[PDB]
Context: bound to proteins that are not shown
RNA sequence: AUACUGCACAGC
DNA sequence: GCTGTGCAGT
Numbered sequence: 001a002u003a004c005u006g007c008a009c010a011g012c
Numbered sequence: 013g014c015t016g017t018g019c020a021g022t
Stems, first nucleotide, its partner, number of pairs: 003022010
Other pairs, nucleotide, nucleotide, family: none
């Protein structure tokens, strides 16, 4: 890396 | 509890 919100996985 | 990655809808 036009963005924001939200969701999932890994590590300590 | 806090650092890394990856999408979906407007």